[PDB]
Context: bound to proteins that are not shown
RNA sequence: GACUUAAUGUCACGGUACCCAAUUUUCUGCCCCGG
RNA sequence: GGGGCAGAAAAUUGG
Numbered sequence: 001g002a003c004u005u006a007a008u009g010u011c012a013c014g015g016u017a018c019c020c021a022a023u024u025u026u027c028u029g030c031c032c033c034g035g
Numbered sequence: 036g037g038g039g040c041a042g043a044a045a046a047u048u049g050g
Base pairs, nucleotide, nucleotide: 019050020049021048024045025044026043027042029040030039031038
């Protein structure tokens, strides 16, 4: 005192970041011939 | 004379 308001009239507390989707499908803890 | 494998493959956002 600018940037930065206009004055006999500002419901923005006038408005849910809300709605939909199975961390699941498959797998015998098993087993012998050579370095 | 001696032990192996011990996780692999997808989906990692759309209406």